This is an experimental structure of RNA (23S rRNA, nucleotides 1264 to 2021) from Escherichia coli B, with 754 nucleotides shown. Keywords: 70S, bacterial, translation, high-resolution, RIBOSOME. It holds a match to the Rfam family "Bacterial large subunit ribosomal RNA". Its family is annotated with structural constituent of ribosome and ribosome in the Gene Ontology. The family has 102 seed sequences and 51,934 matches in Rfam 15.1. Its Rfam clan is "LSU clan". Taxonomically the source falls in Escherichia coli (Bacteria, Pseudomonadota, Gammaproteobacteria, Enterobacterales). Ions in the entry include zinc, potassium and magnesium. It was solved by cryo-EM to 1.55 angstrom.

Context: one part of a larger RNA, bound to proteins that are not shown
RNA sequence: AUAAGUAACGAUAAAGCGGGUGAAAAGCCCGCUCGCCGGAAGACCAAGGGUUCCUGUCCAACGUUAAUCGGGGCAGGGUGAGUCGACCCCUAAGGCGAGGCCGAAAGGCGUAGUCGAUGGGAAACAGGUUAAUAUUCCUGUACUUGGUGUUACUGCGAAGGGGGGACGGAGAAGGCUAUGUUGGCCGGGCGACGGUUGUCCCGGUUUAAGCGUGUAGGCUGGUUUUCCAGGCAAAUCCGGAAAAUCAAGGCUGAGGCGUGAUGACGAGGCACUACGGUGCUGAAGCAACAAAUGCCCUGCUUCCAGGAAAAGCCUCUAAGCAUCAGGUAACAUCAAAUCGUACCCCAAACCGACACAGGUGGUCAGGUAGAGAAUACCAAGGCGCUUGAGAGAACUCGGGUGAAGGAACUAGGCAAAAUGGUGCCGUAACUUCGGGAGAAGGCACGCUGAUAUGUAGGUGAGGUCCCUCGCGGAUGGAGCUGAAAUCAGUCGAAGAUACCAGCUGGCUGCAACUGUUUAUUAAAAACACAGCACUGUGCAAACACGAAAGUGGACGUAUACGGUGUGACGCCUGCCCGGUGCCGGAAGGUUAAUUGAUGGGGUUAGCGG
RNA sequence: CGCGAAGCUCUUGAUCGAAGCCCCGGUAAACGGCGGCCGUAAC
RNA sequence: AUAACGGUCCUAAGGUAGCGAAAUUCCUUGUCGGGUAAGUUCCGACCUGCACGAAUGGCGUAAUGAUGGCCAGGCUGUCUCCACCCGAGACUCAGUGAAAUU
Numbered sequence: 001a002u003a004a005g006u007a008a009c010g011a012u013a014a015a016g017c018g019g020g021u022g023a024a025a026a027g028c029c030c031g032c033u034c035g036c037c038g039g040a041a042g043a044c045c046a047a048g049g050g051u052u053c054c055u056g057u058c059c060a061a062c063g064u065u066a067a068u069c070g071g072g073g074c075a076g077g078g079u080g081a082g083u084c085g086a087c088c089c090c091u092a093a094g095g096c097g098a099g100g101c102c103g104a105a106a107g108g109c110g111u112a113g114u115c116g117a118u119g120g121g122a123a124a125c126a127g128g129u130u131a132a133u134a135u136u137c138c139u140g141u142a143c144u145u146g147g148u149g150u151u152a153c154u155g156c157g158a159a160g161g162g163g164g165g166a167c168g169g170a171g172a173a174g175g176c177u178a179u180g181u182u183g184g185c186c187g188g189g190c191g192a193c194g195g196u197u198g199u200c201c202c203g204g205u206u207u208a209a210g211c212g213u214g215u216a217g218g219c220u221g222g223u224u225u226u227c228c229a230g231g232c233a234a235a236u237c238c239g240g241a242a243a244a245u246c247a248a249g250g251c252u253g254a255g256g257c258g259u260g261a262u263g264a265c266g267a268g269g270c271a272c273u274a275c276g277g278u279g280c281u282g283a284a285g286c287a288a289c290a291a292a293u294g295c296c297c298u299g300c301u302u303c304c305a306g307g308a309a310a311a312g313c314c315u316c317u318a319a320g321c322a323u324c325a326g327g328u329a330a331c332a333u334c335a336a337a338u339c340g341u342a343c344c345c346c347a348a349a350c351c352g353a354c355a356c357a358g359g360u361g362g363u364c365a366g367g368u369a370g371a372g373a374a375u376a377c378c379a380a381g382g383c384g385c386u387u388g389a390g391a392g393a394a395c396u397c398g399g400g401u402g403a404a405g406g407a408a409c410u411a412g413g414c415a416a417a418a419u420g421g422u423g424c425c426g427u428a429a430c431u432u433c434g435g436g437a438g439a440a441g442g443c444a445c446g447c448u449g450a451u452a453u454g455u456a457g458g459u460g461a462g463g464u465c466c467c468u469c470g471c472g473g474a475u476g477g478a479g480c481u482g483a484a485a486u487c488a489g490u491c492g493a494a495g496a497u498a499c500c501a502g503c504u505g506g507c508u509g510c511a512a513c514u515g516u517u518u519a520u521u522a523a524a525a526a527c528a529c530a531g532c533a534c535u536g537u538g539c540a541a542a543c544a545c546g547a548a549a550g551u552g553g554a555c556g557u558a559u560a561c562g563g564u565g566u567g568a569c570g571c572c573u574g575c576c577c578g579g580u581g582c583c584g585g586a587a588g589g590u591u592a593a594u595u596g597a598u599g600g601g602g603u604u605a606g607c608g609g
Numbered sequence: 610c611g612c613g614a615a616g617c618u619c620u621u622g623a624u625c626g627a628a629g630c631c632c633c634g635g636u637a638a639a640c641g642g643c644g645g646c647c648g649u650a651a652c
Numbered sequence: 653a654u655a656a657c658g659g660u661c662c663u664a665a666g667g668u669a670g671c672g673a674a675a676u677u678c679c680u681u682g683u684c685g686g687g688u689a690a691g692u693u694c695c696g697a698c699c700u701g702c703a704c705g706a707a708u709g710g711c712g713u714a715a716u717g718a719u720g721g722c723c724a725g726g727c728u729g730u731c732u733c734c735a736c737c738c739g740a741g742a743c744u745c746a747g748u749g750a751a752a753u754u
Base pairs, nucleotide, nucleotide: 001754008748009747015033016032017031018030019029020028034384035383036382037381042364043363044362045361048344049343052342053077054076055075056074057073058072062070063069082143083142084340085339086338088121089120090119094115095114096113100109101108102107124141125140126139127138128137144336145335146334147333148332149331150330151329152328153327154326155321156320160316161315162314163313168303169302170301171300174296175295176294179290180289181288182287183286184205185204186203187202188201189200190198206264207263210259211258212257213256217252218251219250220249221246222245223244224243225242226241227240228239230238231237255471265285268281269280270279271278272277304307350359351358366378367377368376369375387746388745389744390743395741396740397739398738399737400736401735402734404732405731408730413727421445422444423443424442425441430435432568446490447489448488449487450486451485457481458480459479463475464474465473466472467470491495503725504724505723506722507721508720509719510717511716515527516526531566532565533564534563535562536561537560543552544551545550569712570711571710572709574643575642576641579640580639581636582635583634584633585632588631589630590629599620600619601618602617603616606612607611608610644661645660646659647658648657670704671701682698683697684696685695686694
Other pairs, nucleotide, nucleotide, family: 002753cWW003752tHS004751tHH005006cHS005749tWS006750tWH007749tHS010354tWW012739cWS013383tWS014034tWS014384cSS021025tWH022024tHS022068cWS025068tWS026387tWS027065tWH027066tWS036041tWS038040cHS038379tHS038380tHS039365tHS040042cHS040380tWH046345tHS047345tWS047347tWW051078tWS051079tWW054131cSS059062tHS059070tWH061072cWS063355cWS065387tWS067386tWW071348tHS077132tWS081341tWH082123tSS087337tWS090310cSS091117tWH091309cSS093116tHS097112tHS098111tWH099110tHS102548cSS103106tHS108548tWS108549tSS117119tHS119308cWS120311tWS122144cSS124135tSS125208cSS129134tWH130132tHS141209tWS155325tWS157319tWS158160tHS158317tWH160233cWS161231cSS164312tHS165311tHS166310tHH167309tWH172299cWW173297tWW175254tSS177292tWH178291tHS186283cSS193194cHS204284tSS208261tHH209260tHS214255tHS215254tWH216253tHS216296tWS221248tWS234317cSS235316cSS266283tHS266284tHS267282tHS273276tWS293373tWH304306tHS321324cWS343349tWS344349tSS346361tHH347350tWH347360tWH352356tWS370372tHS370374tHS394742tHS403729cWH403733tWW406728tHS406730tHS407413tHS407414cWH407415cWW407728tWH409730cSS410412tHS417727cSS419502tHS420501cWH426440tHS427439tHS428437tHH429436tHS431434tWS432713cHS435714tSS452484tWW454455cHS454482tHS455483tWH456482tHS460478tHS461477tHS462476tHS492494tHS510525cSS512714tWS512715tWS513529tHS517524tWH518522tHS518523tWH525675tWS530567tHS532638tWS536542cSS537541cSS538557tSS539557tWS539558tHH541554tHH542553tHS542561tWS546548tHS546549tHS566707cSS568713tHS572706tWS573707cWH576664cSS577639tWH586587cHS587632tWS591627tHS591628tHS592626tHS593626tHS594625cWW595624cWW596622tSS596623tHS597622tHS598621cWW604613tSS604614tHS605613tHS637640cHS642664tWS642665tWS649655tWS649656tHS650654tWH655656cHS655657tHS662666tWW663665tHS667668cHS667705tWS668706tWH669705tHS669710tWS672699tWS673680cWH673682tHS674676cHS676704cWS677679tWS687691tWS687693cWW688690tHS691693tWS694721tSS706709cSS729733cWS
């Protein structure tokens, strides 16, 4: 080149219009409307990526179309830390490993050590601000560790001892907060079409760390003497023993309350806009009820399968030091370096060759209905999935409905249709007594009124009383919240009305069961399994990895460990030892390396010819 | 040309010699195995 | 009719209990019963076990299973036998623009 200007343009969440810019607008910008997600298609991290971030500019190529737009080109800008993270101190699995032990060489193992987070270890919050960073900048208010220097008082001292750090699964409650709802309060409103001054509508009603206080709750008897074979030495510490005395002492602890805050924020209003937005000002800022899977709680109760380490931290002394150093407290002062910090993160930026219907750990968790993180509709917030316009054939895909029949379909009811909630009634054979069982089958179910101007129950103010006077007890119940039932009535064809949400029963094979498997045509009757048996193994165990040293078995010890077969449980598991294997025997036959008796040969000193 | 000591040397292989095997027992929840033919009872 | 019984040959010993046309049965759709109008499948039996059988376990077994077979009620576009409808393609227009093969 061809097929061919053919298939296709990547989720059927969806678009319409007006204005702007522009050479040109379905796709960009602005606006109004519509639709879609909302335990996500929102927000935020770790990982991974590495400038994709913001602004200006450009439209060749890239973008499955156009493109004025872009995660594209080009240029400029942008990442601010004592408190976040890394680095750092500390260790786990594991790695390396001076000497060492082992190995032809290369190397293997490992002691002292030294590394190694996914775990332990100091400290900052609220508000404001940029086009783009913020617990980093600014405002306000804090906190931590260390070095110095004063002052006062004073046994300090570790590579050692002890404490602590420090640890499981499940379950149950109570006390709370986040948060929500309603009322009150404050500001605004009086309605495009009947009504709307009210028991009406809309909005707001926010405030941190820190410091102070010490409550619901949890744990534990306290204090002082004497003595001691333990903690490699010592010890005032821990452990042990014996007394005396007092009975309340300590440790821990959410929340609340106070302060922080005469502040900050704040509906709106007002004034300016370069119409993007800025500048100014600012009311109320309360209560009740409901309430977590978050907090008290590393708790409590309970169970067996019996639940890291090391440092920081507290304490004890040794060597040593002695009116020194060092320790404790207050105060002052200095220091807290370095590196990361933009942006994406269920994704067009990571892993998938793609702007790919796939994959990707952690955190946050509003409203109405609901058991709910299911599901439906919404909020905040985010999006309409980078080709559109028509048409309304066959046929394919995804769905809706169907007369009469109802499995006649077919390998087979494959697919579809159907069942589907809560409460109550009721439920067979069989059974290992747990089950079978949601067996089966059936009835009730909306709304309104009454019982009861809102009940049972929950919550709980003022008041009153007491007190060993508080975040107290007792009483009392205003207010708030609020099932379920019964009776009567009432609308529809239908009240578990949508979404959501078991089909049921009878006979039988196999496997006891829950599990596991051929990543990508097999999930099963296969594998495993608790249980059973045989057998090996006396510990330097058998066995396994390994030229070896070693290591696993096991810091186990025959009620243990390995190998093999069988496979819950019930009733059971018969006969054969000739073959093959294993175990025992060891008198005899045969038999290896080794040993080298005996015989034969080669050579020749000699002897003869 | 025969014979031929010692030494050295080529060969031969007596004696010694374990387990195994042969042999003697055991063992099947070790591997395994678990019969033919013919006749016979009132029709 | 069949053979509780007998003879004989052979072996290490001749398969017991239980089960049986079976995840095993060739002949075979065996035969009888059940279910159906009609049943090579299914269930219950018989035993003629080609070629079950006791931890490469035998026979049972409540419960369990996205396990295999069979039957029934409900249910239905599975079917008699298809009809209509709602969407996404297919078709036309504009833009972009493949493939195997030859």